[PDB]
RNA sequence: UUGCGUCCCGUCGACGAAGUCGC
RNA sequence: UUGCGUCCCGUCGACGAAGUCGC
Numbered sequence: 001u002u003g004c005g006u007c008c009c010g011u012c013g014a015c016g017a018a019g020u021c022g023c
Numbered sequence: 024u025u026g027c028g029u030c031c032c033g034u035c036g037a038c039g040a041a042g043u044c045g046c
Base pairs, nucleotide, nucleotide: 003046004045005044007042009039010038011037012036013035014034015033016032019030021028022027023026
Other pairs, nucleotide, nucleotide, family: 006043cWW008041tWW018031cWW020029cWW
């Protein structure tokens, strides 16, 4: 190198008895 | 009421490029 973890940024999903507007 | 969707806020899960901190 690789692997794993962490921070940063992002992707997808779940939950909200958060808010919002719509059907 | 409830249900579905948008937006927005927060929590959790998986994952990703470059870079950081560390094992």